Context: bound to proteins that are not shown
Molecule: crRNA; NTR
Organism: Bacteroides fragilis
RNA sequence: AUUAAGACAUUCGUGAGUGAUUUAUUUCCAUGAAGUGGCGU
RNA sequence: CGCCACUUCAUGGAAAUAAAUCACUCACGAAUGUCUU
Numbered sequence: 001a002u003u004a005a006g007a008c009a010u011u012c013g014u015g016a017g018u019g020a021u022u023u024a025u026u027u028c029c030a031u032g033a034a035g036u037g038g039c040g041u
Numbered sequence: 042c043g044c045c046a047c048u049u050c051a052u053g054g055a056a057a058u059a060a061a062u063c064a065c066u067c068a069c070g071a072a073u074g075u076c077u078u
Base pairs, nucleotide, nucleotide: 004078005077006076007075009073010072011071013069015067016066017065018064019063021061022060023059024058025057028054029053030052031051034048035047036046037045038044039043040042
């Protein structure tokens, strides 16, 4: 004493489940183990 | 036929290039929609 007083937007809830840093790529290309004899006229 | 050795010991090029760079699913579900004086 007044359409008033009391009342947690709170309980439960894994950002988790599947996923190969893998596929393709010649340490290769060029290059002579070669060059020269010398003296005794 | 005899006698006799020196010289040379790596340079140049390529030193990473492309593909994929997140994909799918879930994105709120259930209870309470008033209750007790």